Shown are 16 nucleotides from a PDB entry: RNA. The entry has 20 different proteins, among them 30S RIBOSOMAL PROTEIN S5, 30S RIBOSOMAL PROTEIN S14 TYPE Z and 30S RIBOSOMAL PROTEIN S6. The work is reported in "4'-O-Substitutions Determine Selectivity of Aminoglycoside Antibiotics" (Perez-Fernandez et al., Nat.Commun., 2014). The structure was determined by X-ray crystallography at 2.9 angstrom resolution and released in 2013. The PDB entry is titled "Crystal structure of the 30S ribosome in complex with compound 1". Crystals were grown from: MPD, NH4CL, KCL, CACL2, MAGNESIUM ACETATE, SODIUM CACODYLATE, PH 6.5,VAPOUR DIFFUSION, HANGING DROP AT 277K.
[PDB]
RNA sequence: GGGGAUUGAAAAUCCC
Numbered sequence: 001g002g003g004g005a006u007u008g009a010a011a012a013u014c015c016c
Stems, first nucleotide, its partner, number of pairs: 002016004
Other pairs, nucleotide, nucleotide, family: 007009tHS
């Protein structure tokens, strides 16, 4: 740096 899990979407958390 996403790409997922989760979310109403996030932050967080666990994955690559």